[PDB]
Context: bound to proteins that are not shown
RNA sequence: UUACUGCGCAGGUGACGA
DNA sequence: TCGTCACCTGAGCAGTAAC
Numbered sequence: 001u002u003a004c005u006g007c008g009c010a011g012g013u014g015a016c017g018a
Numbered sequence: 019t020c021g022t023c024a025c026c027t028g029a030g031c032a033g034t035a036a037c
Base pairs, nucleotide, nucleotide: 002035003034004033005032006031007030009028010027011026012025013024014023015022016021017020018019
C1' cells in the first nucleotide's frame, strides 16, 4: 500500500496484587 | 513465581465512501 467498516482465525500480551 | 481480571496484535476478505 486511497481509506472506512465489519468479521473470521491465529498469536498471545498487559495491568494489579502477594 | 503465580493468581486474577482483562483484552491486545497481525493477516486477509468483502462491502461501501457521513444530507
The RNA with a sequence from Rhodobacter sphaeroides ATCC 17025, together with DNA, has 37 modelled nucleotides.
The entry is indexed under guide RNA. target DNA. RNA-DNA heteroduplex. non-canonical base pairs and bulges, RNA BINDING PROTEIN, RNA BINDING PROTEIN-RNA-DNA complex.
Method: X-ray diffraction, resolution 2.6 angstroms. The entry became public in 2018.
The PDB entry is titled "Ternary RsAgo Complex with Guide RNA and Target DNA Containing G-A Non-canonical Pair".
Taxonomically the source falls in Cereibacter sphaeroides (Bacteria, Pseudomonadati, Rhodobacterales, Cereibacter).
The entry also contains Uncharacterized protein, not shown here.
The 2018 paper behind the entry is "Accommodation of Helical Imperfections in Rhodobacter sphaeroides Argonaute Ternary Complexes with Guide RNA and Target DNA".
Ions in the entry include magnesium.